[PDB]
Context: one part of a larger RNA, bound to proteins that are not shown
């Protein structure tokens, strides 16, 4: 380069849109309203593991985007994670690993028995946090209010303190006791519809 | 037009307190009574009665002239996730451990350090080379109508129009995924492969066969809405079950959700297991049968070795292997191989011992003679065979 | 007897084993290489290389009937998303 402005850009039980506006150099596809849809163990809340800044902002669209963008997980720029009581940290599983001791030509190899240590962040044990404000982004963490927990000291009270309980616990059926939701009667407060 | 529907009515940890179950302890004195859904429970001492321990993430004050709200700022009932205690069954199976905490007061004050904290979490934040229709763990499993329901279906609170290219043509051919087709009804086809029939629920009713369990929803009949007014279980349900009356449609599990059935046969006895990506079967496992090896310093197997599984086992065990539920049964062969036992004699290595041979040595030959083999025996739910000819 | 030890019992049998072969006779169909019954001399069945046989089980394999129906007679018309044209975007394969 021909293939070609041709295949895709339709098919999944998720057919999604339209009519005004609004910025804007420029609007089908970026935002406001109305109508009109689509999801109901999820398309909705919260997080583990991964990911790393993807998060908020202000300015932009040469790149990224199944078309275009004024839009963004793109681009330049700043800015953001606040804990005694969430979690780690602590224990110990299965199980790993250092020492040691023994093998081996021999080590970075090897079983075993000492000894230590390592092994659980949603989902094993575990000392202690509600509620309710606040930011553009944190937020049992800042405030606010209350509360609780270990250790320590200081003081009073105690001479008990270590037997002994708990942590500590399969599979089915199942009864009481119960709270949150749900729903029934009435009352109150607001709204709707006529 | 009726007289309805909708939303709210709030309010933490903590501190206090209040206790059912189970345990026990007085006290009663039951010889058939307490008692439960159920099982049980008693002179070894029932019921009654009193008492001693003793729960909730629950009740009730307090916290609260905190806090939240535009405003009220409720009260009572059913059913009850969460939490909390109890009964009861099961096992050739038995449900970890340690730190730690109570046991062990009350005041006051100091200290409480270090790591982690955003967002994503998914039809674009994660793996799959992608802003991938795959894959990706946990909890919201109690939001309303529906029903057996964590189903369908619609519908909330929440989220979305981002499973991201548009605009035109009664929009032809074909092509995907469908609806509906008269009569005829499997004539299609390798084979009803695609579709379709059937379907919910209650009464009636059910055949061979069978291992009595079961097959069965066998099979075939029939019913089924809705309004009005009731009975019946029950403490009640916004829970069932059922009468009488009246009444629309073509159709009353009206949508949605919802088997078609029957018969012979061959296969494996069943649940299960498996070729990730062309095989889910009859093909492995299974329990059931069997045989083999071993008394643990053991059989079997892992390591060069130190040393290990198997084993915190011990023959009712646990190693190797074949068979494949149950029922009825499993015959004959040990010649060959295979494994074992035995074994007078026969072979049968090296090392020492003897002989020759060498001033030694190589070397040649003898005796001895392990285990194996020749021999013999056992063994086939060992490996495997049971045929050709003639009376 | 002969080989080589023994000479196939109870079953079942034209099997998922039977070459001939669509065996023969029934059964059912208008007509059945099929299925299932029986006979069965088994090319070349057979007892834990387990024989027969089986109730319950199965997306396991083969037949039949009742229902049902666009599978077919024989093809129609209808939904929707493509296809056809427009804007924008824009590869492969192949030479």
């Nucleotide at each position: 380069c021909a293939u070609a402005g041709u295949a895709g850009c339709a098919g999944c039980g998720a057919u999604a849109g339209u009519c005004g506006g609004g910025u804007g150099a420029g609007a089908a596809c970026c935002c406001c309203g109305a109508c009109g849809g689509c999801c109901u163990a999820a398309u909705g809340g919260a997080u583990a593991a991964g990911g790393g800044u993807u998060c908020c902002u202000c300015a932009g669209c040469a790149c990224u985007g199944c078309u275009g963008a004024u839009c963004a997980g793109c681009u330049g720029a700043g800015g953001g994670u606040u804990a005694g009581c969430c979690g780690g940290u602590c224990c110990u599983a299965a199980g790993u690993c250092a020492u040691a001791c023994c093998g081996c030509a021999a080590c970075u190899c090897g079983a075993c028995u000492a000894u230590g240590a390592c092994g659980a962040a949603a989902u094993g044990g575990g000392a202690a946090a509600c509620g309710g404000g606040u930011u553009a982004a944190u937020a049992u963490u800042c405030c606010c209010g209350u509360g609780c927990c270990a250790c320590u000291a200081u003081g009073c009270a105690g001479u008990g303190a270590a037997a002994g309980u708990u942590g500590a616990c399969g599979c089915c059926c199942u009864g009481g006791g119960g709270u949150c939701g749900a729903u029934c009667a009435c009352g109150c407060u607001g709204g709707g519809c006529a | 037009u009726c007289g309805c529907c909708c939303a709210g009515u709030c309010g933490a940890a903590c501190c206090g307190u209040c206790c059912a179950a189970c345990u026990c302890c007085g006290u009663g004195g039951a010889a058939g009574c307490c008692g439960u859904a159920a099982u049980g429970g008693c002179a070894g001492g029932a019921a009654g009665c009193g008492g001693a321990c003793g729960a909730a993430c629950g009740g009730c004050g307090g916290c609260a002239u905190a806090g939240g709200g535009a405003a009220a700022c409720g009260u009572g009932a059913u059913u009850c996730a969460a939490c909390c205690u109890g009964g009861g069954g099961c096992c050739c199976a038995u449900g970890a451990a340690a730190a730690g905490a109570c046991g062990a007061g009350c005041a006051u004050a100091g200290u409480g350090u270090c790591c982690g904290u955003a967002c994503c979490g998914a039809g674009a934040a994660c793996c799959g080379a992608c802003a991938c229709a795959g894959g990706u763990g946990u909890c919201c499993a109690u939001g309303g109508c529906g029903g057996c329901g964590a189903a369908a279906g619609c519908c909330a609170a929440g989220g979305c129009c981002u499973g991201u290219c548009g605009g035109g043509a009664g929009c032809a051919a074909c092509c995907a995924a469908c609806g509906u087709u008269a009569g005829g009804g499997a004539a299609u086809u390798c084979g009803g492969c695609a579709a379709g029939u059937u379907a919910g629920u209650c009464c009636c009713g059910u055949a061979c066969c069978u291992u009595c369990g079961g097959a069965a929803g066998a099979a075939g009949g029939g019913a089924u809405g809705c309004c009005u007014g009731c009975u019946c279980c029950g403490g009640a349900a916004c829970g069932g079950a059922g009468c009488a009356g009246g009444u629309c449609g073509c159709a009353g599990u009206g949508a949605c959700u919802c088997g078609g059935a029957a018969g012979c046969u061959c296969g494996g006895a069943c649940u299960g297991u498996c070729u990730a990506g062309u095989a889910a079967c009859a093909a492995c496992a299974u329990a059931g049968g069997u045989g083999a090896c071993c008394g643990c310093a053991a059989a079997u197997c892992c390591g060069c070795a130190a040393g290990g599984a198997c084993u915190c086992g011990u023959a009712c065990g646990g190693u190797c292997a074949c068979u494949g539920a149950a029922u009825c049964c499993u015959g004959c062969c040990c010649a060959g191989u295979g494994c074992a036992g035995g074994u007078a004699u026969c072979u049968g290595a090296a090392c020492a011992c003897c002989u020759c041979g060498u001033a030694c040595a190589a070397g040649a030959g003898g005796a001895c003679g392990a285990a194996g083999g020749a021999c013999c025996u056992g063994u086939c739910a060992a490996c495997g065979g049971c045929g050709g000819g003639g009376g | 007897u002969c080989u080589u030890a023994a000479g196939g019992u109870a079953g079942c049998g034209u099997a998922g084993u039977a070459c001939c072969u669509u065996g023969c006779c029934g059964c059912a169909u208008c007509a059945g290489u099929a299925g299932c019954g029986g006979c069965u001399u088994g090319c070349a069945u057979g007892a834990a290389u387990g024989g027969a046989u089986u109730a319950a089980c199965c997306a396991g394999a083969g037949c039949u009937u009742c229902a049902c129906u666009g599978u077919c007679c024989c093809a129609a018309c209808g939904u929707u998303g493509g296809g056809c044209c427009c804007g924008g975007u824009g590869a492969a394969c192949u030479g």

Background:
Released in 2012, the model rests on X-ray crystallography data to a resolution of 2.7 angstrom. Shown are 680 nucleotides from a PDB entry: RNA (23S RIBOSOMAL RNA, nucleotides 1366 to 2058) from Haloarcula marismortui. An Rfam search finds the family "Archaeal large subunit ribosomal RNA" in it. Gene Ontology terms of the family: structural constituent of ribosome and ribosome. Clan: LSU clan. A reference for the family is Yusupov et al. (2001), "Crystal structure of the ribosome at 5.5 A resolution", Science. Rfam 15.1 lists 2,955 matches to the family in 1,139 species. Crystals were grown from: PEG6000, KCL, NH4CL, MGCl2, pH 5.8, VAPOR DIFFUSION, SITTING DROP, temperature 292K, temperature 292.0K. It comes from the structure "Crystal Structure of Enhanced Macrolide Bound to 50S Ribosomal Subunit". The entry also models magnesium, potassium, sodium, chloride, strontium and cadmium ions. NCBI's taxonomy places the organism under Archaea, Methanobacteriati, Methanobacteriota, Halobacteria, Haloarcula. Keywords: Ribosome, Protein Translation, Macrolide binding.